[PDB]
RNA sequence: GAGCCCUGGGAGGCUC
RNA sequence: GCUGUUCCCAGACAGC
Numbered sequence: 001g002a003g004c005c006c007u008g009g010g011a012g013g014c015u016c
Numbered sequence: 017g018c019u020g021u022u023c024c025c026a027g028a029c030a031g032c
Base pairs, nucleotide, nucleotide: 001016002015003014004013005012006027007026008025009024010023011022017032018031019030020029021028
């Protein structure tokens, strides 16, 4: 960096 | 009147 996480705000959980 | 919803703030949905 990408994928799943009641709707919004960030970050996380597990593999690569 | 009342609670819980990855984390908290709410909402929104549902329950006694």